[PDB]
Context: one part of a larger RNA, bound to proteins that are not shown
Molecule: Eukaryotic large subunit ribosomal RNA, nucleotides 3 to 458; SR2_chain_4, nucleotides 1 to 184; 5.8S_rRNA_chain_7, nucleotides 1 to 169
Organism: Leishmania major strain Friedlin
C1' cells in the first nucleotide's frame, strides 16, 4: 500500500414523535375516613401523579393441583365462602386456594440447547404479467453460524 | 409416478353472504251541522225490528223588541271493505281502510369474507408408498 | 449417543406486598449452585430418609371476560325525567358572562294560529301609541302571543 | 216624600223593579273653664344694739328699711357683641390702554359701620288665701281629784290644696252674639 | 269628612299548573368498526346575490366528481 | 326534463388557506434563510 | 415591437432530533489490532 476492528461524514429507503385514554398493562402513590381517642390495621396495595397498547388487553401450554378409583394451557362463571381456612392493638376489622357444575376451546406451537449438516440463508439487482416462499447474478450481510433435518403427539 | 396445497406468485370465472336502492290490501262510503252526525227497547236473542224530541236552547237584576255566535269529522250512526298487512308515525278532534309503514321478492355491485380446504390454466412448493 | 435457558435459582440483611402465618411475591445489596445419582413443589423452623407430581431461568397463541365518566356506523327500547325534571345544555351550551391563570360557567320550549289569514283602510297623536273597522272559530289567541294560578296592586259596587 | 246616583262579565234599543247616598245646616266673633301644668327661692347690710342675757368674757332675734345670690318669664332705651346694608371710606397683588368706573383674590384684607338678632356683660317684672302636720293649749270627762282628748274648740310648717299664671270642650258649653239659610 | 279595612264583580302584574316533548338518563345488541410526519387531534382566519350567530365547506370554500334518486330550493331574489 | 345542470341520499375521484406533535431558523415578527426546479421582469444587451 | 434578462419580486420542493437498514459496494479517523 491493503486489510480487519472500533468510530464518524454525507446520498438513499423507511420508522418515532402528538392525539385518545371508558375498559387493560407498569410503576408510582395519599390523606380524609373507621378503630366511637390514636401511633401498627383500616380506607387501600385506592385517589392524584408517570408511561404504554389494543378491540380488547392480560395470562396461557405446567419446574401445576393434588394425595384422589386421581385431574390436566390460559380466561371467566356460579360455588367453595365471609370460610370451625388464615391474617389482625386477634381490636376495629380484613381474607383466599384446590375439588365440583358450566361458558369456550380443531388450540397447540417457535427459538436456543444436544446429535447429523454446514450458506443449502438473508438482504439487493434483473427476468418471469410477478419489489413471487421462484429462476439467475451479486462480497454486499452473514461462519463471532443464517438456514435444514429429529427430539416422547416421536421412533 | 400417486395425488396435494386458493396460505407461493401470476392470471381468471362463478354462486352467495353482506351493502345500497325499488318493491304490497281495504271507504276521505252515506247523512249537516245551536237543538236526532242523538238515542231508548235493562245478560243474550228478538233487533236486518219497533219507538222518538222536557235545547219552542243559551247569551248575566227582570221583561219586550231588535241583531250576533257554532272552524276542521281520526267524533256519532248507518252500511260496507282489507288483513300473511291491527305497527304504536303524520294528516285542521280519537284514523286498520287519506299518506307513509307494515310481506314475500327484484336490481345492482372494487376488493376483502362464505361455498367439494367453491372452479380452471401457468409457476412454484409439498405428502406417503 | 448425547443435553435442554447461570449472576440464574437459591441463601443473608433490609424494605415492600400478601390471608400466607420461623417469612406469599417482588426489590436493593452482599455472595452465589446443582446437575455421577439433579433440580423444584408437595402451606410450621432444622438435620436425615421415604414417596408423589413436575423440569425454572427464551418466545407466538384464537375463544369465552372487561368497557366503572373513551370513539365509528347502526339498531332495540325503558312500570325513568317531563323545562326549578331529566346531562351544565330540550334554545347559535362548554355558549354569554366571570378570572392575570389554572379554571368557573348560566338562563333561556319562538307552546300565536288549522292556515299569517300577521289587523288594510279612516280618524287623533311629533311618534309610541290610542279610538274605529277588518282576519280567525276564537285577538284578555295580536307576536318571542296555549292555558294563566298564587302574592300583590287598580278601580266600581256595598259593609 | 224628594233629589242625585248606581246597577254581573258574550251586542243594541225602550221601559220596569230594586239598591245606594243626600234632604239643614253653613260662616265670624265673644267668652266659660272641667282636667292637666304650676314657681319663686336664699343670703347680706341698716336698725333694734354693744341692747336683752352674762361677775366678766362676750354676745341675740321679730314687726321694718334697702340691697344681693340662685332661679323663672320677657325686652332692646341704654352699653357691649355680631354685619353679605359687601354701607362708606382706606389699602395690597394682578386686570379692562390711562383717568373715571370698576372688578378677581368663593365675603381680598384694614377702619368705622345702621337695621335686626343678642349680653345677668345691658334692663324689666316675678302676689293673696286656706286645709292641716309636728307642736302647744282651752273646755272637759273617763277616774267626786287630775289630766291638750274620750265627745268638742283654738292657733297653728318652705309642707298640702286653692287664688294668681300656662294649655285648654274627647269637658263635645242646652255659654252669648252677627249674617244667610232650612222649617215656620 | 279624609286616611284606612273588609267583601263581591272587573282589570293590573306576575309567569305557577296542565297538558304537549325532533331532549335527557338508564338498559341491551349488531360489526371485513379505533386516529397522526401521506402532517392528526385541537388553535385560527376565511367561503352565499343577500349572510351576525350557528351549521357546513377550504381560494374549486353553505361546495366540485361520481351514483341512485326524479322536480325542486325558499325570506327575497336570480335560474329554469 | 332520458344521462347530459335539481334536489336530496350515500361515496369510490379530487380540492382541502394559517397553524398544531410541526419537524430549515425564528415569533406578541402572518419575519429570515440555504440548495434546487420554476415565473414574472417598463433598466440593460439583441435584433 | 421581438428574444435576452442584472439587482428587486413571486412560488414549488428538499433542508429538525434520534433511530434501523443501506452505499451495483461512497468519503474518512484511529501511538486499535496486523501487514507491506
Nucleotide at each position: 500500500a491493503g486489510a480487519c476492528c472500533u468510530g464518524a461524514g454525507u446520498g438513499u429507503g423507511g420508522c418515532a414523535g402528538g392525539a385518545c385514554u371508558a375498559c387493560c398493562c407498569g410503576c408510582c402513590g395519599a390523606a380524609c375516613u373507621u378503630a366511637a381517642g390514636c401511633a401498627u390495621a383500616u380506607u387501600a396495595c385506592u385517589c392524584a401523579g408517570c408511561g404504554g397498547a389494543g378491540g380488547a388487553a392480560a395470562a396461557g401450554a405446567a419446574a401445576a393441583c393434588a394425595a384422589c378409583c386421581g385431574u390436566g394451557a390460559u380466561u371467566c362463571u356460579c360455588u367453595c365462602a365471609g370460610u370451625g381456612a388464615g391474617c389482625g392493638g386477634c381490636g376495629a376489622g380484613c381474607g383466599a386456594a384446590g375439588a365440583g357444575g358450566g361458558a369456550a376451546c380443531g388450540a397447540a406451537c417457535u427459538c436456543g440447547u444436544u446429535g447429523c449438516c454446514g450458506a443449502a440463508u438473508c438482504g439487493g439487482g434483473u427476468c418471469u404479467u410477478a419489489c413471487a416462499a421462484g429462476g439467475c447474478c451479486u462480497u454486499g450481510a452473514g461462519u463471532u453460524g443464517u438456514g435444514g433435518c429429529a427430539c416422547a403427539a416421536a421412533u | 409416478g400417486u395425488g396435494u396445497g386458493g396460505u407461493u406468485g401470476g392470471u381468471g370465472c362463478a354462486g352467495g353472504a353482506g351493502u345500497g336502492g325499488c318493491g304490497a290490501a281495504a271507504u276521505u262510503c252515506a247523512a249537516g251541522c245551536g237543538a236526532a252526525a242523538a238515542g231508548c227497547a235493562a245478560a243474550c236473542c228478538c233487533g236486518u225490528u219497533g219507538c222518538u224530541g222536557a235545547a219552542u236552547a243559551c247569551a248575566a237584576c227582570c221583561c219586550u223588541u231588535c241583531a250576533u255566535g257554532u272552524g276542521a269529522g281520526u267524533a256519532u250512526u248507518g252500511a260496507g271493505c282489507c288483513a300473511a298487512a291491527g305497527a304504536a308515525g303524520g294528516u285542521g278532534u280519537u284514523a286498520g281502510c287519506c299518506c307513509a309503514u307494515u310481506g314475500a321478492g327484484c336490481c345492482a355491485u372494487a376488493a376483502a369474507c362464505c361455498u367439494g380446504a367453491g372452479c380452471g390454466c401457468c409457476u412454484c412448493a409439498u405428502g406417503a408408498a | 449417543a448425547a443435553g435442554c435457558g447461570a449472576g440464574u435459582a437459591g441463601c443473608a440483611c433490609u424494605g415492600u406486598u400478601u390471608g400466607g402465618g420461623a417469612a406469599u411475591g417482588c426489590a436493593g445489596u452482599g455472595u452465589c449452585a446443582a446437575g455421577u445419582u439433579g433440580g423444584c413443589a408437595g402451606g410450621u423452623a432444622u438435620u436425615u430418609g421415604u414417596c408423589u407430581g413436575c423440569c425454572a431461568a427464551a418466545g407466538u397463541u384464537a375463544a369465552a371476560u372487561a368497557c366503572a365518566g373513551a370513539g365509528u356506523a347502526g339498531g332495540a327500547a325503558g312500570a325513568c325525567c317531563g323545562a326549578u325534571a331529566g346531562c351544565g345544555a330540550a334554545c347559535a351550551a362548554g355558549u354569554a358572562g366571570c378570572g392575570u391563570g389554572a379554571g368557573c360557567g348560566a338562563a333561556a320550549g319562538u307552546u300565536u294560529g288549522a292556515a299569517a289569514a300577521g289587523c288594510a283602510c279612516u280618524u287623533u297623536g311629533g311618534a309610541a301609541a290610542g279610538a274605529g273597522a277588518g282576519u280567525g272559530a276564537a285577538a284578555u289567541a295580536g307576536a318571542a302571543c296555549c292555558u294563566g294560578a298564587a302574592g300583590u296592586c287598580g278601580u266600581g259596587a256595598c259593609a | 216624600g224628594u233629589g242625585a246616583g248606581a246597577u254581573u262579565g258574550u251586542g243594541a234599543a225602550g221601559g220596569g223593579a230594586u239598591c245606594u247616598c243626600g234632604c239643614a245646616g253653613g260662616u265670624a266673633u265673644c267668652g266659660u273653664g272641667a282636667g292637666g301644668g304650676a314657681a319663686g327661692u336664699a343670703u347680706g347690710g341698716g336698725g333694734u344694739a354693744g341692747u336683752a342675757c352674762g361677775a366678766g368674757a362676750g354676745g341675740a332675734a321679730c314687726u321694718c328699711c334697702c340691697a344681693u345670690g340662685c332661679c323663672g318669664u320677657g325686652c332692646c332705651u341704654c352699653u357691649a357683641g355680631u354685619u353679605u346694608c359687601u354701607g362708606g371710606g382706606g389699602u395690597u397683588u394682578g386686570u379692562c390702554g390711562a383717568a373715571c368706573g370698576g372688578c378677581a383674590a368663593g365675603u381680598g384684607c384694614c377702619c368705622c359701620g345702621a337695621a335686626g338678632c343678642c349680653a345677668u356683660c345691658g334692663c324689666a317684672c316675678g302676689g293673696u288665701g286656706g286645709u292641716u302636720c309636728u307642736c302647744g293649749g282651752c273646755u272637759g270627762a273617763a277616774c267626786g281629784c287630775c289630766u291638750c282628748u274620750a265627745a268638742g274648740c283654738c292657733a297653728g310648717a318652705a309642707g298640702c290644696c286653692a287664688a294668681u299664671c300656662c294649655c285648654a270642650a274627647g269637658a263635645c258649653c242646652a255659654g252669648a252674639u252677627g249674617c244667610c239659610c232650612a222649617c215656620u | 269628612a279624609a286616611c284606612g279595612u273588609g267583601u263581591c264583580g272587573c282589570g293590573a302584574u306576575g309567569g305557577a299548573u296542565g297538558a304537549c316533548u325532533u331532549g335527557g338518563c338508564u338498559u341491551c345488541c349488531u360489526a371485513u368498526u379505533u386516529c397522526g410526519u401521506u402532517g392528526a387531534a385541537g388553535a385560527a382566519c376565511g367561503c352565499a346575490g343577500u349572510a351576525a350567530a350557528g351549521u357546513g365547506c377550504g381560494a374549486u370554500a353553505a361546495g366540485u366528481g361520481g351514483u341512485a334518486u326524479c322536480a325542486a330550493u325558499u325570506g327575497c331574489a336570480g335560474a329554469a | 326534463a332520458u344521462u347530459c345542470a335539481a334536489u336530496u341520499a350515500c361515496c369510490g375521484a379530487a380540492u382541502c388557506u394559517u397553524u398544531g406533535a410541526a419537524c430549515g431558523c425564528a415569533a406578541a415578527c402572518g419575519g429570515c434563510g440555504c440548495a434546487u426546479g420554476g415565473g414574472a421582469g417598463a433598466a440593460g444587451c439583441u435584433c | 415591437g421581438u428574444g435576452u434578462c442584472a439587482u428587486c419580486c413571486c412560488c414549488g420542493u428538499g433542508c429538525a432530533u434520534g433511530c434501523c437498514a443501506u452505499a451495483u459496494u461512497c468519503u474518512c479517523a484511529g501511538u486499535g489490532u496486523c501487514g507491506a